Keywords: Ribosome, Antibiotic, TRANSLATION.
16S rRNA from Escherichia coli: 1046 nucleotides with solved positions.
Among the 14 different proteins in the entry, which are not shown, are Small ribosomal subunit protein bS21, Translation initiation factor IF-3 and Small ribosomal subunit protein uS15.
It holds a match to the Rfam family "Bacterial small subunit ribosomal RNA". Its family is annotated with ribosome and structural constituent of ribosome in the Gene Ontology. The family is grouped with related families in Rfam's "SSU clan".
Lineage of the source: Bacteria > Pseudomonadota > Gammaproteobacteria > Enterobacterales > Escherichia.
It comes from the structure "Structure of E. coli 30S-IF1-IF3-mRNA-Kasugamycin complex".
Released in 2025, the model rests on electron microscopy data to a resolution of 2.4 angstrom.
Context: bound to proteins that are not shown
């Protein structure tokens, strides 16, 4: 120096096109599996499923230098005398190492802080280490047991146990004081000396416990949760802080910054993928956690609530003399089982490490190795050179040839690796004997340390590696060849058989199926499947959308929240800078080094994008303080307006009623008929009753947040705009949840009822006609009050603010002199720009900023389930399985129209088109679901094993005290508290099942129609209501996403 090199598309919707949008593919990866194939090696990896059940062996011992000893075995002297050592006491270990991922969504983990702790072995310091006592196993005798496993009596040792003394720089105490410990053993020797252990206290180190903050899945179709709950005081408790526990007091604590609940899940370093940001993941290795048959519990201990310990309960298995006992592979190997699927009942303690030991050593399924397996990665081999155009194959039924193909043979050569034989590193350090010196000491012994000498220690192992020998000898497959996508022919087959990832292929000359020849790609593998990321900017932070493709809430107000004009000061939270600590190792990356190379191993670095702290900076953001006036408001004067509520009133018309006149029709249609009329209709005139609605004005005029609002008049009332000022001083914008308003239809109660009119009745039309047409006609339409809460509630366009060429209008103010300005609202055209296009275009769909709502292929479905709301109708929130490869938008060319004189279109085999629904069918599907049983878990009673704690008469008692009687203290028993199992009642919940009930996508010739697409022949569609085999029809309101309008 380096560690800053990094980003590809394609197919498929159409007649064609652009866009949108899904689906699909090319890549990488893996603890993989399966099919075909298979030579060697190196290094790794190997139950992902049943935390299912486990036969057998093994995975934890060791110390005679703590102790009595002597069951063995071997020496010595003639019996523990000595090497040693079974059983026993004692010590230490058994909390490590190893396994698994069940539980755990925080009690864990990660990162960073912290204070109230303990800590065996190791280690530093300073002291002590005095003197006694009573026991006990083993053993001996006896005895209960089927066994497991005991019982009684006697006997004995200690580094076992217990007093006593000693006692501070320890504990308690404000202090005075009070109080608390101990153990010996070994080696050697003129009792001394050395080694080691014991006790105390304070440190170190390590380990562990504890606290805080931030971070750590999914579900809001889980929104409220919580009583030791939250805090306090006091007692208790712990090694320690602490509701840790208890009594009392206060009434808190948590929660949209997501509490609680439910589902899923061990976490991290990392791993895979990716240009990155992300996404997915947590196997191996390493850190942390949790668990050990299930549920409890403690005991021992420095440490455990203990994988190969104890007790209890449970279920299972086993033993039994049926009284009772025994057991826990998620250690290693292994078995059965489950599974698509995952290995040997191996060797060794030689190395590293661990336990015990002074040591020697013993133990160690940790570990080192070996076995099995192409599971991965890496390396190598299966020959090398030469060699004309053989044969055979295949194509050429173009017959000449071409091709296989220098391929083979032949010829010349090489010998890796496999085979055989012979050599042969390294992983061994140490330990044992000597011996010398130094240290120690009375000592030259003993012991320690350091040299030196001698003989030794390898499981792997027939090691790596080397050398020789023989001879090309022993060693090539798998997928593919229509496009994407590298690689084409023949034959067979004839929409069959079959292929297929998608598009598609196959109905006789198939580069797509099967075989063959040839070719392409990979190669000891190759394919397929699964799974993750990529491509997918297809959840878009980086990096997308919402007029018509999916997508702006029907509209407002508004809490939380987000965002915030301008100036000064201040602060320093964000932000920025520097530094410090930390961010384990491994991994990745960089530069090196070692295995013949590589993989693999490894040195150093970089990185770990973070977190914390300290010190600075002060522009911006935030805080605080003070301002400012341009945003937002208030006031003054005026203007226009179908804005709203209430009350009144007028004219016209329709119906009815009563009269008059009048006389045979009226009414209705394409044509009719139903109906009405001689009880005198219709027509006409007069009068009355009553309801509903306001001609002209009237306008792409106005008002309103939207829905909406239309005679006139008054009353009550809201908003907008202008002109000048004056005033407040950022008071603002947006808004999840919330609240309100909200066409029509509909609902409830009560009015009203002219006209109109769902339903309905009748008359027609027709193949039918549950319609359209005609005659009627009820709800309803109207009013009051209450509900409902939806519409093509549309500008299919959220609200607010700023900015950016024009033209022509309308409407409503206003200033100035019909003109010239200047505001508000509004219609049309168009520029830049934007847009897939159509179009939008200062009223943006342009350019930007703030906040909100919403979308993520079609159908299923705005459906189911749940919740909330509703009297109901229903509304709102809102999935999934499944099925399809599209669906869709705009525009283009035709064709077509029961459109027009160019226009609409859902048509493109082109109207002899397309498409919709019922019913039925083919291929695929499949929901909801009472109850019923599992199982889990909550909740409320009952319960109460073991254990621990408390109580305690009874019983019993080694150590202390005693005046010798007893006392203290202990144990047993009994008893209380807590509490597992369990029982009962009651929820939740999933895994089975359901009484039933619902029923979806796509289909080339089912059926009945013809609803939609053209004016689709009754314009279509939206909401709602009623009706109907079905598409649908009818009413009311709404929209243009309406063709025509001479």
């Nucleotide at each position: 120096a380096a560690a800053u090199u990094g980003a590809a598309g394609a197919g498929u919707u159409u007649g064609a096109u652009c866009a949108u949008g899904g689906c699909u593919c090319a890549g990488a990866u893996u603890g993989a599996a399966c099919g075909c194939u298979g030579g060697c090696g190196g290094c790794a990896g190997g139950c992902c499923u049943a935390a299912c059940a486990c036969a057998u062996g093994c995975a934890a011992g060791u110390c005679g230098a703590a102790c009595g000893g002597u069951a063995a075995c071997a020496g010595g002297a003639a019996u523990g005398c000595u090497g040693a050592c079974g059983a026993g006491u004692g010590g230490c270990g058994g909390a490590c190492g190893g396994g698994u991922g069940a539980g755990u969504a925080a009690u864990g983990u990660c990162u960073g802080g912290g204070a109230a702790a303990c800590u065996g072995c190791c280690u530093g310091a300073u002291g002590g280490a005095g003197g006694g006592g009573g026991a006990u196993a083993a053993c001996u005798a006896c005895u209960g047991g089927a066994a497991a496993c005991g019982g009684u009596a006697g006997c004995u040792a200690a580094u076992a146990c217990c007093g006593c003394a000693u006692a501070a720089c320890g504990u308690c105490g404000c202090a005075a004081g009070a109080c608390c410990a101990a153990a010996g053993a070994g080696g050697g020797g003129g009792c001394c000396u050395c080694u080691u252990g014991c006790c105390a206290u304070c440190g170190g180190a390590u380990g562990u416990g504890c606290c805080c903050a931030g971070a750590u899945g999914g579900g809001a179709u889980u929104a409220g949760c919580u009583a030791g709950u939250a805090g306090g005081u006091g007692g208790g408790g712990u090694a320690a802080c602490g509701g840790c526990u208890c009594a009392c007091c206060u009434a808190g604590g948590c929660g949209a910054c997501g509490a609680u609940c439910c589902c899923u899940a061990g976490c991290u370093g990392g791993u895979c993928u990716g240009a990155g940001a992300g996404g997915a993941u947590g196997a191996c290795c390493a850190g942390c956690c949790a668990c050990a048959c299930u549920g409890g519990a403690a005991c021992u201990g420095a440490g455990a609530c203990a994988c190969g310990g104890u007790c209890c309960a449970g279920a299972c298995u086993c033993c039994u003399a049926c009284g009772g006992g025994a057991g826990g592979c998620a250690g290693c190997a292994g078995u059965g089982g489950g599974g698509a699927a995952u290995a040997u009942u191996g060797c060794a303690c030689a190395a590293u490490g661990g336990g015990c030991g002074c040591a020697a050593g013993c133990c160690u399924g940790a570990u080192g190795c070996a076995g099995c397996c192409a599971u991965g990665c890496c390396g190598c081999g299966u020959g090398u050179a030469u060699g004309a155009a053989g044969a055979a194959g295949c194509c050429c039924u173009u017959c000449g040839g071409g091709u296989u193909g220098u391929a083979a043979a032949g010829u010349a050569c090489u010998u890796u690796c496999a085979g055989c034989g012979g050599g042969g590193a390294g992983g061994a350090a140490g330990g044992g004997a000597g011996u010398a010196a130094a240290g120690u000491u009375a000592a030259u012994a003993c012991c320690u340390u350091u040299g030196c000498u001698c003989a030794u220690u390898g499981a792997c192992g027939u090691u790596a590696c080397c050398c020789g020998c023989a001879g090309a000898a022993g060693a090539a497959g798998c997928a593919c060849c229509g496009g994407c996508u590298a690689a084409c022919u023949c034959c067979g087959u004839g929409c069959c058989a079959g292929c297929a990832g998608c598009c598609g292929c196959g109905g006789u000359a198939a580069u797509a199926c099967g075989g063959a020849g040839g070719g392409u790609g990979c190669a000891a593998g190759c394919g397929u499947u699964a799974a993750u990321c990529g491509g997918a900017a297809u959840u878009a932070c980086u990096g997308g959308g919402c007029g018509u493709a999916a997508a702006g809430c029907g509209c407002a107000c508004g809490c939380a929240g987000g965002c915030g004009g301008u100036u000064u000061g201040u602060u320093a939270a964000g932000u920025c800078a520097g530094a410090u600590g930390u961010g384990a190792a491994a991994u990745c990356c960089c530069c090196g080094g070692g295995c013949u190379c590589a993989a693999c191993c490894u040195g150093g670095g970089a990185a770990c994008u973070g977190c914390a702290u300290c010190u600075g900076a002060u522009a911006c953001u935030g805080g605080c303080a003070a301002g400012c006036u341009u945003g937002a408001g208030u006031c003054u004067c005026g203007u226009a307006g179908a804005g709203g509520g209430g009350g009144g009133u007028a004219g016209a018309a329709u119906u009815c009623c009563a009269g008059g006149u009048g006389u045979a029709g009226c009414g209705g249609u394409g044509a009719a008929a139903u109906g009405c009329g001689u009880a005198g209709a219709g027509a006409u005139c007069u009068g009355g009753a009553g309801g509903a609605a306001u001609a002209c004005c009237g306008g792409u005029g106005g008002c309103g947040a939207a829905g909406g609002c239309g005679g006139c008049c008054c009353c009550c009332u809201g908003g907008a705009c202008g002109a000048a000022g004056a005033c407040u001083g950022a008071c603002g914008c947006u808004c999840a949840g919330g609240u309100g308003c909200g066409a029509a239809a509909g609902c409830g109660u009560g009015g009203g009822g002219a006209g109109c009119a769902a339903a309905c009745a009748g008359g027609a039309u027709u193949a039918g006609a549950u319609a359209c047409c005609c005659u009627g006609g009820u709800a309803g339409u109207c009013c009051a009050c209450g509900c409902c809460g939806u519409a093509a509630a549309c500008g299919a366009u959220g609200u607010c603010g700023a900015c950016u060429u024009g033209g022509a209008g309308g409407u409503u103010g206003u200033g100035c002199c019909g003109g010239c300005g200047u505001g508000g609202c509004u219609u049309c055209c168009g520029g830049a720009g934007c847009u897939a296009a159509c179009g939008c275009g200062u009223u943006a769909a342009g350019u930007c900023g703030a906040c909100c709502g919403c979308c993520u292929g079609g159908g299923g479905a705005g459906u189911a389930c749940g919740g909330c709301c509703g009297c109901a109708a229903g509304g709102u929130u809102a999935a999934a399985a499944c099925u399809c490869a599209a669906a869709u938008g705009a525009a283009u060319u035709g064709a077509c129209g029961g459109g027009g004189g160019u226009u609409g279109u859902a048509c493109a085999c082109a109207c002899c088109g397309c498409c919709c629904g019922u019913c039925a069918c083919a291929c695929c599907a499949u929901g909801g679901g009472a109850g019923u049983g599992g199982g889990u878990u909550g909740c409320a009673a009952a319960a109460g094993a073991a254990g621990u704690a408390g109580g305690u008469a009874g019983c019993u008692u080694a150590a202390c005290c005693u005046u010798c009687g007893g006392g203290a203290g202990g144990g047993c028993g009994c008893u209380u508290a807590c509490c597992a199992c369990u029982u009962u009642g009651u929820g939740a919940u999933u895994c089975a099942u359901g009484a039933c009930u619902g029923g979806g996508g796509u289909g080339a010739a089912g059926u009945c129609g013809u609803a939609a697409c053209a004016a689709g022949g009754u314009a279509a569609c939206c909401g709602u209501a009623g009706g109907g085999g079905a598409a649908c029809c009818u009413g009311c309101g709404g929209u243009u996403g309406g063709a025509u309008c001479a």